Context: one part of a larger RNA, bound to proteins that are not shown
RNA sequence: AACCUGGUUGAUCCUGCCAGUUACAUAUGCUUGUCUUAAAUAUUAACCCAUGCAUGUGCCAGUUCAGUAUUGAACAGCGAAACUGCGAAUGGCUCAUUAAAACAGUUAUAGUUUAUUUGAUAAUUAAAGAUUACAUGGAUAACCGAGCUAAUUGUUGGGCUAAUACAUGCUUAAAAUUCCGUGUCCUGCGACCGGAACGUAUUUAUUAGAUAUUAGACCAAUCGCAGCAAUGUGAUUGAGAUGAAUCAAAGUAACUGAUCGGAUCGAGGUUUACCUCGAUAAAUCAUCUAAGUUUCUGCCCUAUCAGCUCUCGAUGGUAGUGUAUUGGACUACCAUGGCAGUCACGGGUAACGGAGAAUUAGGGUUCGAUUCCGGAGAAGGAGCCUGAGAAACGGCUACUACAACUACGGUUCGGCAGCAGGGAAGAAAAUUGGCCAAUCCUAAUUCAGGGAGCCAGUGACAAGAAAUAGCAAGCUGGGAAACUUACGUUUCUACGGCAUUGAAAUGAGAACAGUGUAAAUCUCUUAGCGAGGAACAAUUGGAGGGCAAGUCAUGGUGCCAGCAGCCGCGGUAAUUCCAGCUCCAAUAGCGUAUAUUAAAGUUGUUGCAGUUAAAAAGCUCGUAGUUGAACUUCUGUUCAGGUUCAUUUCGAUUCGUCGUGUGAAACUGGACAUACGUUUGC
RNA sequence: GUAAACAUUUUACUGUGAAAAAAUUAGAGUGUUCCAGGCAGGUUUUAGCCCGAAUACAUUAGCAUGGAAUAAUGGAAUAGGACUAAGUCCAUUUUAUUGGUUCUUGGAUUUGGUAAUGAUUAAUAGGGACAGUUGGGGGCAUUAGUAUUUAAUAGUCAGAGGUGAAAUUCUUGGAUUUAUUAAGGACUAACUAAUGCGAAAGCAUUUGCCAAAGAUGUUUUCAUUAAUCAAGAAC
Repeated sequence: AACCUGGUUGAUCCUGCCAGUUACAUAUGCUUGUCUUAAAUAUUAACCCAUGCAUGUGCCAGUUCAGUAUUGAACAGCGAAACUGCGAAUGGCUCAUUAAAACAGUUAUAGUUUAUUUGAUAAUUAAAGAUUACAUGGAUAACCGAGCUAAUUGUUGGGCUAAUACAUGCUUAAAAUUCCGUGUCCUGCGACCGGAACGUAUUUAUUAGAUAUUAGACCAAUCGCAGCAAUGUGAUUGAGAUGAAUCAAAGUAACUGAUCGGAUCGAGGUUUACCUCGAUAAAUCAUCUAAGUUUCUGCCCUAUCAGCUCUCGAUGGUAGUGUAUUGGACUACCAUGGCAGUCACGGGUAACGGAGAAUUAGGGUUCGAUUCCGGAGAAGGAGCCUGAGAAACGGCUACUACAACUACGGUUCGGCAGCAGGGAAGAAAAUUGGCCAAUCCUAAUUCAGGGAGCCAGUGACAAGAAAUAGCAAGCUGGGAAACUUACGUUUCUACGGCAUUGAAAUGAGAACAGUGUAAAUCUCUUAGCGAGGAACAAUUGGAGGGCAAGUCAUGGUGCCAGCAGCCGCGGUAAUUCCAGCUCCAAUAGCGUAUAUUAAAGUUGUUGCAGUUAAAAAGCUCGUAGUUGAACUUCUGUUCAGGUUCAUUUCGAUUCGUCGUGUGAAACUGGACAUACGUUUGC
Repeated sequence: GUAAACAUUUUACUGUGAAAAAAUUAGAGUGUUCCAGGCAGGUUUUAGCCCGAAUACAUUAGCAUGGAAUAAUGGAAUAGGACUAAGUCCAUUUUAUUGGUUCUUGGAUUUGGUAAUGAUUAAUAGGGACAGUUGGGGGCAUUAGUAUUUAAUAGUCAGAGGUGAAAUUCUUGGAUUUAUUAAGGACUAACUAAUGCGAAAGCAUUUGCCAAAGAUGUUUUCAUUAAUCAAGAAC
């Protein structure tokens, strides 16, 4: 870290694989002491499931003759039940399906829907009928009472009373506009007079949608306006938005009544017949939120898939229909199209797509079940209810295949790909635990709920930091010196070694307390404690080569048992087996198996080979495909501006930048050269 | 120096920019006792103060814009092509409105005028023409030559063949052998080569015919017409 090594021979240079080496996933074997994190029944069987839980919700602001409390004589605090709301379509789980499908990035909706939010609107309550507005009407649950079943969150009859439930309905605008009258005046279908119709929305039809991003005159009428009047007098602002509208916003007909136009609630009160704050229901238009569809482009292997699609849709055209809307989405008629070697159509995927992950000199290779975003599904298919949203599945109906009760006649709030847990499959994966304290979600809501989530348990998936001893003395190895000529001495910038002595140091352990928690545990801070040797003692694999490590005169076995990824070792002196000693390598970890990455220039675009190692097709023609000869404003001059470059240019400071040269350049941009364009406004 | 409207054939390619999801990754700041990492932190000026939660990357395709090379494609060869003048039609916004005339404008068309009117070379690319050749290239016809085998007609005789030796065979009905003819299928010797032609397989006697070919020779013509090649075809 852009590295390679072992094995064909008697030896040699080659090709070529095998083997080693490496990373990473599962699996596994051996071994495991702290602390900080931490994946986790994806793979096999989207196989089957006992039990518990995972969806509920109440304010002052819809209904209280429950209850409680000796409460404003209608209730008024607290607060069930039960109507009525809202939610239950999010979340959580899984990856079976799925190859232009889904998905991604980019678009469209002028082709649509949207409960809850935010902002703004609202004079008319159709007609007939009805008509109280100091406010209309009839019911039902809880409750009381009687029952049925072996059976369930089954319900049957009977007696009561509320609602923001279920019904019903009153609320004086004016004007303008249109139509009507055998009205007046007239002659303009014009004025006055009288009578109708006239919110919004729904359904069609028609009228205009103004246009100043722009230009003007001759004759006719000019419609108007001043004006009776011959004369004229021109005509110019008054009416948003987009690139575009059959837009917005309007006029005129009618049509529907199946749109809306408040018979609802609190609170504080000026002492109380009147104020000031709010709650909530609901229509339209915006707005948020989300969705449906939708533009362009982009997926792995396969030709032992070459044609495909079209008897009822295949491509287009028409009328319809249907839908929230667009559309062959569907129907009737018509046409014969639509796709394909630029790989259609069809197979395969131990395929959900991305964000990403492992490796990586560069280029690649290989993965992505799994935190986020899409999509899909809830045993298999189909079909629905209700909703603002569903084809829901912790909703219903049916079938296929199953699960639970049964007194056999019936029944299930029967559906683990929610959490926990079983069974099964497998090589392969944890607790039937604690809480809503945090994070957020839901609700009539500050206070309720939540196996979402968090907390703890299991946990050598995986990651981070890290002890397993340190310092000395005594004795000895040694290196160095000097001396002594041959060994003795002394010190020791080497540094080693002792089943030898010494006291210090401290965590593993274990604890009072304190920190931390919803509580509990653990950590962290800390008293009293806790080290001298088979203890507070590390392993797992190896010593022939690849490959670090035996030059054991070690013992056993004698081609046996066995080793060996490969080459090989063992047949009586084994450097290779079984052991002992020693030594080596990783080290709280380390072997092994399998897929995959580097090694691989052994898939090669970068980048390989093809005379003889595997490899040029027997040979020509040739369509797709790939590939393609040279020429066009070259060029000089001039100005500026930085930016690099150099320094026998200088300076300024400092630990090196700035400034300045000067020249060198390659620019960039101007300008004149027959020379990258016209025109007008600044 | 900045806005337009007009003209510049389109694109690939390239430089910017917009649009862009967090977590990741790269990376700044920061002592989680280090570190993994987290997004926090730092200060007695304390009913406070100081400072951070960067930035890069975000490939393809859409979008915007700057571009001179390179590459593809374009434009006037039957030209009303271009500019300009003068006519003719078809439309036509404005001139409050309909009608005629007009005006503009924007299409078409006829004719004069202006201009340098408009065709790059011509690849030691390729196709074609042509001229003298060259070849055992091909197809038809022709035609030779010995040879093998056989037959005929003559001869002559006892052995021929074949082998390492031999034996099968042939032989007196006369073989082998000799001479001359004839029949019938093949085959082109020698010349014949490190010579030629053909796409390869392959091709060798004479002559005639039929179409074809290279090389050379060209101050001929065309003007990129070319290279290689899944399909599909001739050998």
18S ribosomal RNA, nucleotides 1 to 953 from Tetrahymena thermophila: 917 nucleotides with solved positions. Crystallisation conditions: 0.1 M MOPS-KOH PH 7.7, 0.1 M AMMONIUM SULPHATE, 7.5% PEG 8K, 1MM PUTRESCINE. The PDB entry is titled "THE CRYSTAL STRUCTURE OF THE EUKARYOTIC 40S RIBOSOMAL SUBUNIT IN COMPLEX WITH EIF1 AND EIF1A". Among the 35 different proteins in the entry, which are not shown, are 40S RIBOSOMAL PROTEIN S3A, 40S RIBOSOMAL PROTEIN RPS25E and 40S RIBOSOMAL PROTEIN RPS5E. The structure was determined by X-ray diffraction at 3.7 angstrom resolution and released in 2013. An Rfam search finds the family "Eukaryotic small subunit ribosomal RNA" in it. On this family, see Cannone et al., BMC Bioinformatics 2002: "The comparative RNA web (CRW) site: an online database of comparative sequence and structure information for ribosomal, intron, and other RNAs".